[PDB]
Context: one part of a larger RNA, bound to proteins that are not shown
RNA sequence: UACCUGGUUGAUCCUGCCAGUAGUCAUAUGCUUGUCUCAAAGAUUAAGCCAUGCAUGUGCAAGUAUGAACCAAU
RNA sequence: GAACUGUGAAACUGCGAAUGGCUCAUUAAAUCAGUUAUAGUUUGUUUGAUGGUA
RNA sequence: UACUCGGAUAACCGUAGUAAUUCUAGAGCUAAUACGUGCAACAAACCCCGACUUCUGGGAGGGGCGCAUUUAUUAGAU
RNA sequence: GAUGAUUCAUGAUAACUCGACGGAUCGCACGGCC
RNA sequence: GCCGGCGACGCAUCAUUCAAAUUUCUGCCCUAUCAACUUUCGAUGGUAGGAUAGGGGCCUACCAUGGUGGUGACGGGUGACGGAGAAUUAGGGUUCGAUUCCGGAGAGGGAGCCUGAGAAACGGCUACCACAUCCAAGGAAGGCAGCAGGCGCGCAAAUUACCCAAUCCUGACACGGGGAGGUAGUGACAAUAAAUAACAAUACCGGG
RNA sequence: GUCUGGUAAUUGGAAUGAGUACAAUCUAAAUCCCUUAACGAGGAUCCAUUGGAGGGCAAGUCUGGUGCCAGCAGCCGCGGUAAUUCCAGCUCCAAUAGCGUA
RNA sequence: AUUUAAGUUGUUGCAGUUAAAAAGCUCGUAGUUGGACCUUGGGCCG
RNA sequence: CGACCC
RNA sequence: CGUUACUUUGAAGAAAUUAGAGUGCUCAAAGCAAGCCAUCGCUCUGGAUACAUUAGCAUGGGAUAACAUCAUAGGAUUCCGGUCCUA
RNA sequence: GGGAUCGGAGUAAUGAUUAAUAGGGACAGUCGGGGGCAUUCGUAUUUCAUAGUCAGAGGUGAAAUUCUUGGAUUUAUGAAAGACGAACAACUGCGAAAGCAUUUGCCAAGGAUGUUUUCAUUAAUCAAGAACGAAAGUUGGGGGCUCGAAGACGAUCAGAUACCGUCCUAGUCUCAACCAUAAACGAUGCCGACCAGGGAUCGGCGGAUGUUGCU
RNA sequence: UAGGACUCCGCCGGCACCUUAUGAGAAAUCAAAGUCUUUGGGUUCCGGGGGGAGUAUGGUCGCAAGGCUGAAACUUAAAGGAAU
Numbered sequence: 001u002a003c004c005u006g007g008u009u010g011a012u013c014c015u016g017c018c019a020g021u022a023g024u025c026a027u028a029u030g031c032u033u034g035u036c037u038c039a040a041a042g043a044u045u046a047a048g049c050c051a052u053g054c055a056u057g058u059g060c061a062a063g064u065a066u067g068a069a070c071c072a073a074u
Numbered sequence: 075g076a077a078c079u080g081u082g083a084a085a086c087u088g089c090g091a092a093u094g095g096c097u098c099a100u101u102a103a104a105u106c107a108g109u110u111a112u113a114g115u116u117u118g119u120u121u122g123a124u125g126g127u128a
Numbered sequence: 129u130a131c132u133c134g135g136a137u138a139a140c141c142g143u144a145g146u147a148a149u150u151c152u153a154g155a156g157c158u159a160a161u162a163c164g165u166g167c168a169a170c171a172a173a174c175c176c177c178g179a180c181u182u183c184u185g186g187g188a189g190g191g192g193c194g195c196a197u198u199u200a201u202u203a204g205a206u
Numbered sequence: 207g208a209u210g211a212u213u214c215a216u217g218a219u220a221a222c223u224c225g226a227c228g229g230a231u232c233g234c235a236c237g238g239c240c
Numbered sequence: 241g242c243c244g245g246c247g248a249c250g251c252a253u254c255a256u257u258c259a260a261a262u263u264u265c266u267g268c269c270c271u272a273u274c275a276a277c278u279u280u281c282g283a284u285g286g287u288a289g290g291a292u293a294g295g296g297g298c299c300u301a302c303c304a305u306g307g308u309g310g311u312g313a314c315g316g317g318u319g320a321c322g323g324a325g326a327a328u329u330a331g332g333g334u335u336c337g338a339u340u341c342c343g344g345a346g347a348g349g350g351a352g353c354c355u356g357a358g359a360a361a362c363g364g365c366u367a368c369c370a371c372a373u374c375c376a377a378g379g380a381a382g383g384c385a386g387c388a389g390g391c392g393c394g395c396a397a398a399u400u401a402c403c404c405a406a407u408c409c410u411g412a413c414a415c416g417g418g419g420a421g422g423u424a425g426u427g428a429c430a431a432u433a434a435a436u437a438a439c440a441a442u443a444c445c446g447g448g
Numbered sequence: 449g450u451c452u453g454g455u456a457a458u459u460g461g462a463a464u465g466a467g468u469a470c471a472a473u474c475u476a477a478a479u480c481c482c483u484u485a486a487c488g489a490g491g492a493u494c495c496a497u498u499g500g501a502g503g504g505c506a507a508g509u510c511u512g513g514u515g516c517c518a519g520c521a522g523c524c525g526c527g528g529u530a531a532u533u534c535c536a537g538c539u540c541c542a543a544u545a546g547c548g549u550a
Numbered sequence: 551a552u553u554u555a556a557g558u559u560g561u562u563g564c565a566g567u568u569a570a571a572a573a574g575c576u577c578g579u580a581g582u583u584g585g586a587c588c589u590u591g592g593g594c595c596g
Numbered sequence: 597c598g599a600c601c602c
Numbered sequence: 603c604g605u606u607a608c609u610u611u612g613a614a615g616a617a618a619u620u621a622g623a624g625u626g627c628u629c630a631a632a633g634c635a636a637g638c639c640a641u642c643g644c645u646c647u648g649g650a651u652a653c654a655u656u657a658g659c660a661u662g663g664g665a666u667a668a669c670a671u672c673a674u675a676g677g678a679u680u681c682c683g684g685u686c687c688u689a
Numbered sequence: 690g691g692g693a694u695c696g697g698a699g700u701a702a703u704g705a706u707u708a709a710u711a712g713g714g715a716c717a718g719u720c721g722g723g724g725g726c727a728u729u730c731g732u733a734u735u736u737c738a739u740a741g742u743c744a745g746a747g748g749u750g751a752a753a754u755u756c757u758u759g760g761a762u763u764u765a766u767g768a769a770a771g772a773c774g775a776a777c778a779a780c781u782g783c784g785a786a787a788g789c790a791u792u793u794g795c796c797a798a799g800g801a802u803g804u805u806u807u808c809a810u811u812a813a814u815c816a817a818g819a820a821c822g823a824a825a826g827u828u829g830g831g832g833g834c835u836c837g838a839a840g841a842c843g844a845u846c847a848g849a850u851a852c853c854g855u856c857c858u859a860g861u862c863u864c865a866a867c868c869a870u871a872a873a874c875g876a877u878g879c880c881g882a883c884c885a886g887g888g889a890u891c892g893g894c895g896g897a898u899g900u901u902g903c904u
Numbered sequence: 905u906a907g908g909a910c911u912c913c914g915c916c917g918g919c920a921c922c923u924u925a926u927g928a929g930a931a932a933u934c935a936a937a938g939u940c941u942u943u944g945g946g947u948u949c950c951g952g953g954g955g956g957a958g959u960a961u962g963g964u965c966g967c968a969a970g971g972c973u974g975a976a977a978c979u980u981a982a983a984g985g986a987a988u
Stems, first nucleotide, its partner, number of pairs: 004020004010988001012986003022553003027550005035433001037431001041426001042393001048391003052388003057089002063086002069081002087412001096346003106267003111262002115260002121255005129230001133164002140156001143153003174192004180186002194227001195225001196223001198221006207214001229249001231248004237243003269317003276308003283305008321343003325336004348369002351366003371382001373380002399424001401423003407420001408418003439460003442456006465494001467487002469484001471483001497543005502524002508538001510537004519526002557943001564951001566949001567932002572948001574821001576819002581814003586706001591602003595598001604669004608663002611660002620652002624634002636645003679699010711811001712808003716803002720799001724796004730774002734770007745756002782789002826867006836860001840856004878947003882939002885923003890918008899910003903907001927934002953980003962973004
Other pairs, nucleotide, nucleotide, family: 006503cSS008015tWH008983cWH009011tHS011987cWW014569tWS015983tWW016982tHS017981tWS020505tHS032428tWH032545tWS036432cWW037631tWS038430cWW039429tHS040427tHS044396tWS045393cWS045394cWS045397tHH046392tSS047097cHS051389tHS051400tWW054419tHS058411tSS059063cWH059086tWH061233cSS062247tSS063160cSS064159cSS065082tWS065083tHH067082tHS071079cWW074075cSS084139cSS085138cSS086160tWS088411tWS092356tHS092358cWS095347cWW099345tWS102318tWH104268tWH106322tSS108657tWS109264cWW110263cWW113209cWS114262tWS115293cSS117258cWW119257cWW120256cWW126170tWS126171tWS128168tHS130166tWS130167cWW135162cWW136160tWH137159tWH138158tWH139157tWH141155cWW142154cWH146148tHS147379tWS148379tWS160162tHS161249tWS165230tWH173193tWW178188tHS179187tHS197222cWW204215tHS209211tHS236244cWS261294tWS272313tWH273961cWW274314cWW275309tWS275310tWH275312tHS276313tWS279283cHS282285cWH282303tWH283306tWS284306cSS286297cWH297302cWH324337tHS324617cWS331563cWH332561cWS332562cWS341616cWS346385tSS350367cWH354361tWH355359tWH356358tHS361364tHS362365tHS370383cWW375378tWS384388cWH386419cSS387419cSS388400cSS394396tHS394397tHS398425cWS402476tWS403405cHS404420tWH405422cWS406421tWS412413cSS423477tWS423478tWS428545tWS432630cSS433629cWS436496cWH437462cWW438461cWW448450cWW462490tWH463492tWH464489tWH466488tHS469485tHS470484tHS472482cWW473481cWS474480tHS475477tHS475478tHS489490cSS496544tWS500507tWS504522cWH505522tWW506541cSS514517cWS514531tWH516528cSS517527tHS518527tHS518531tWW521523tHS521524tHS525533tWS559952tHH560952tWH565571tWS565950cWW570951cSS573948tHS575785cSS575820cWW578817tHS579816tWH580815tWS594599cWW596597cWS610661cWW613658cWW622650tHS627631tWH633635cSS634648tSS635647tWW673705tWS674676cSS676677cHS708809tWS709810tWH718801cWW719800tWW721798cWW722781cWW723797cWW728792cWW729791cWW732772cWW733771cWW741763cWW743744cHS743760tWS744757tWS744760tHS745761tSS747754tHS748753tHS749751tHS753843cSS753854tWS754855tSS779790tWW784787tHS786821tWS801892tSS802893tSS822869tWS822873cWS823870tWH825868tWS826968cWS827967cWS835861cWW837859tHS838858tWH839857tWS844852cWH845849tWS846848tHS849851cHS867967cHS868969tWS875877tWS877937cWH884936tWW888920cWW889919cWW924935tWH925927cHS926935cWW929931tHS929932tHS930985tSS931986tSS933937tWS936938tHS953982tWS956977tHS957976tHH958959cHS958974tWS959975tWH960974tHS966968tHS966969tHS
């Protein structure tokens, strides 16, 4: 980086596909994993079923006090 | 020796809970995107103006 | 009544029911920017009817007339 | 008066409606004339 | 006795703002082994109504016979929410777009509503279907596709933590509340930087 | 010979962060980072792995075992007694806190 | 799984004598594609 | 490089 | 008082993403910050710009091209008339 | 005075691109085994009739199946039937392809050439939709010579359901109706432009020729 | 005399043939199969490794025979072309 390589034949040039080669804000999985920053995260199958807890309450000088409410006064 | 001191739970009243969060099942001119229209309508609230014969 | 109207009800209080739930009944109180009423500070203008008047008019008096709603007529010129 | 464009905005008039409209509310300060 | 300020809350009208609703044009994947479809009982248009916040077959009555279609109607498939975008890309292109922004839709499946400015609302109600909870069997209560967490399903995915300090929203409110959102935990999804040695002397191998 | 290079678990002192931790800072409160006393390297065991070594395709026609078996192999192929290809050891190669597989 | 490689989907840009591939042949609607011709010169300012 | 004229 | 394609210019086409200006988060991926001899403050500090198919709106151009026409042109223009409406 | 509408008379270069080595149409003399209908001819082959002759004929590599003294095969003549159109016959013609070969006549069609004829873009290719489309095959009628799937038989063979031989059914021929397939091939779609040379050939036209059993 | 028949020279159109590369092509070969990475005249049909397979099924046409349209599962590393 505007790129190819092996595989049909005794050998050749083709057509042609198979295979390899690179990426994935692409998933899973395997092995491994010292430090820094950053950061997705029950979507894929089941908009399937949910124990428990929490996720929405709210008062100013300025609607309404007689708590048998509290402090201070009296 | 004065209705109500103040601070005020509770409760009535008022407001909010139609936002946000979650998911992508349905849905193929449908959603949606850009682009129009309301001279076809509603709109708590904010802002500005307005309010006369009970 | 307008120097300002009326009746309730919660909280509170105490009788409960049910196995039970911000499930629920009855009794006693008391508020309002809850609820329900009610004077709504007063006025001109404009429209209609219209006694009388001496009169193509004047005109007392009566009615309508806030804002909103619904319909209808009309103006909204060039 | 307005729009590219409205019998438009808006005015007037006749009526109509058993109209949840047109303040019986609250706080602070509280002075001026009698 | 009469007047008298600055406010607060509330009613109504218009305008504005916050918006919605409806709406114009153009634009969408595969499939013709889908070529006709729609119209009794709305299909296309007209008239008059009703209804609605308002236009409109939206609905009703009457009337007419229209409307779409190889420029692919209608139907079927989608392991199809749309877009902004994402991956890969010389150019052209191919494939993806559940997910944080915008729009839409749903709250087990349908349906119907009350309140309210605004909902056909589901951390609101009513009913049916399917599940399913407590019961003293008389009844009573349901909706995690909010956060966390648990079963199940699977190749496949974290804590039943702390907090309103930030951002911002909401309420009568400078004060309350906020699993919005943030903080920490788990986390080799992905991404960034960056250790695991450096130097010198002896000895060796050297080369120059 | 001198000059200059690469090699040794040789021999030496230097350097330092991984870690530990006073403290401060951070923070709603904590925590991490950044900062920093004291400590913290020699086989600096404070020990790097994942795949490969016939070709494609970088790297072995080294050693032992197996003997068309076991196995490898994306494809072409390898394996029947001398296996550059399997199972291992050694060595080498690629990338490197990453790399293999579907 | 998907992109590249793939000019092996080709609009840019592939093929169809013998490798896969010209309909047996002609007409023909839609579609696609369609000969030439019409105000040119000129200078000036600038 | 704009415009003009014939 | 013929259209359209086409082309040119303008307005739009959210943000984020992308491209890209500035800026020493120690670098970087980033972020939208920051910088200044030290300042009871200042630099009005910065927080650019480009891109954005198609379709829509507007401006200029008419070569190329498409559609519609394309010898009742029966063309048009003065004078003289008629009728209707209205200062 | 103004505006709108309908007329008369005056005005101007009164208003039409050319004719494509695009296309269609016309005309002319041709050309062709292009097509349809009718008509003619030809030998061969089979059958029949007549006549001659007598032991084989047929078929193969060799045989055999088969025919034959009730005359096979062979020879001559004549008639009928049904196909088939040799030689000429070609690196020739015509047709969209398939395909088309005896004469004459009629019918309509066609290419090319020639043209100082005409129209004036009417064109190219084509989904849809049509027409034709060898051979075989199907339904029914006619015909049915030859040849001949199937079948039977004779051989060969290790086998031989084949190749070879004999007899043959459908078919081969024709009419009506279908079928729509071929190595239906130039394995090459059609239209258009350009770009080497050469000599043949067919059709038409033009020019120059000098010989015609020429009229 | 024209004209026919021969002969010669041209023009247009047709079936073809020969040579040649300056071309193209994998070559065979092709005067088009040329004017192509210096890639674009117009248009129709039609192919995407080899089998399965022109098979199944649906549809349609046909009396039938069959015609037209036309898969997939699965399988395979070649098959195939030209030339030596």